[PDB]
Context: bound to proteins that are not shown
RNA sequence: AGAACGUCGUGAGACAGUUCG
Numbered sequence: 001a002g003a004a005c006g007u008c009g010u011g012a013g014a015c016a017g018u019u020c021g
Stems, first nucleotide, its partner, number of pairs: 002020001004018002006015003
C1' cells in the first nucleotide's frame, strides 16, 4: 500500500487484535 469489525483511548495514539482482500 485497498478494506472490515471489535476492544482501549478526549483524539495524540493503541491491542499478546481477528485464519480479510
Background
Shown are 21 nucleotides from a PDB entry: RNA (stem-loop of 23S rRNA). Primary citation: Czudnochowski et al., Nucleic Acids Res. (2014), "The mechanism of pseudouridine synthases from a covalent complex with RNA, and alternate specificity for U2605 versus U2604 between close homologs". The entry also contains Ribosomal large subunit pseudouridine synthase B, not shown here. The structure was determined by X-ray crystallography at 1.3 angstrom resolution and released in 2013. It comes from the structure "Crystal structure of the catalytic domain of RluB in complex with a 21-nucleotide RNA substrate".